Shown are 319 nucleotides from a PDB entry: RNA (transfer-messenger RNA (tmRNA)) from Thermus thermophilus (strain HB8 / ATCC 27634 / DSM 579). Released in 2019, the model rests on electron microscopy data to a resolution of 3.7 A. The entry also models magnesium and zinc ions. Rfam match: transfer-messenger RNA. By type it is a non-coding RNA gene. Rfam's curators write: Bacterial tmRNA, also known as 10Sa RNA or SsrA, is named for its dual tRNA and mRNA-like properties.
């Protein structure tokens, strides 16, 4: 510098000796991870524009209350 | 049974001497069960199992059985002569065993219930009869009106159950303005349950890491079958 070998074993034909995750797709009802839902079924539907309330009240915007128009404080500082 | 000295002790003992003492009763009082003529309330019996007051306490440490007839209705135990309750709303007298109107048991004993037929019907006596102002499966006047809590007459076989069932119901009309104000108003708002293909709960099925440093050719997806190139061994290596 070239020939010959391996650096996972039937001179091909499969699976990660079966599983663990990670990627993806399958099956179901489980009804809900989302929802189009949807029809036998079942109404009178109460939010404005509002003030207020417990043991000396800043919280608590409707946590309650009520319509030609006004009721209750479920806690929390608490001498 | 507990304080204080000691015996005795290792703390502690079992054992002594007083002490807080206790219960039983000898001291005292109430209460409360029977024994019984079956059923309770009026006298005796004394028994303190309970329990309070206790003079010294006999004692020992924390305890416990007893005496035992009586009197009154026969109202709450219990049989004949005659009637009566009676769940039927009519069925008292249609029937009656059987208590009570009075009395034998007061001393010769013990045992369980109070019902039920023919049926008649007046109407609603349970079934059921057309249909009555109905209801309307959103509020309704309702509605072609199916249909009976139902004041339903007429109709009934029948004994408290007998010929034959009927237990449930429809869409159309602008109104329903409805607290000042925002309107619906014929089959509607909301129970939710056809359960889906946009996307997901678990078992299954592949692909990668898992044997590398890649290129073809090939097929259940390439190396593990070849044919290369990149590391690391071995056979030549040249003549007179």
């Nucleotide at each position: 510098g070239g020939g010959g070998g391996u650096g996972a074993a039937a001179c091909g034909g499969u699976c990660u000796c079966g599983a663990c995750g990670g990627g993806g797709g399958u099956c179901g009802c489980c009804g809900a991870g989302g929802g189009c839902g949807u029809g036998g079924c079942u109404g009178c539907g109460c939010g404005c524009c509002g003030a207020g309330g417990u043991g000396c009240g800043g919280g608590u915007g409707g946590c309650c209350u009520c319509g030609u128009a006004a009721a209750a404080a479920c806690c929390c500082g608490c001498a | 049974u507990c304080g204080c000295g000691g015996c005795u002790u290792a703390a502690u003992g079992a054992c002594c001497g007083c002490g807080a003492c206790c219960u039983c009763g000898c001291c005292c009082g109430g209460u409360a069960g029977c024994c019984c003529u079956g059923c309770c309330g009026g006298g005796g019996g004394c028994u303190c199992a309970c329990c309070g007051g206790a003079a010294g306490c006999g004692g020992g440490g924390a305890c416990a059985c007893a005496a035992a007839c009586c009197c009154g209705g026969c109202u709450a135990g219990c049989c004949c002569g005659g009637g009566g309750c009676c769940a039927c709303g009519c069925c008292c007298u249609c029937u009656a065993a059987c208590c009570c109107c009075g009395g034998g048991c007061g001393a010769a004993g013990c045992u369980u219930g109070a019902a039920g037929g023919g049926g008649g019907c007046u109407c609603g006596c349970u079934c059921c009869u057309g249909g009555c102002c109905g209801c309307c499966c959103g509020u309704c006047c309702g509605c072609g009106g199916g249909c009976c809590a139902a004041g339903c007459c007429a109709g009934g076989a029948g004994g408290a159950c007998a010929c034959g069932c009927g237990a449930a119901a429809c869409g159309c009309g602008g109104a329903c303005u409805a607290c000042g104000c925002g309107c619906g108003u014929a089959g509607a708002g909301g129970c939710c349950c056809g359960c889906c293909g946009u996307a997901g709960g678990g078992a299954c099925c592949u692909u990668c890491g898992g044997a590398c440093g890649g290129g073809g050719g090939u097929u259940c997806g390439a190396c593990u079958c070849c044919c290369c190139c990149c590391a690391c061994c071995u056979c030549c290596a040249c003549c007179a």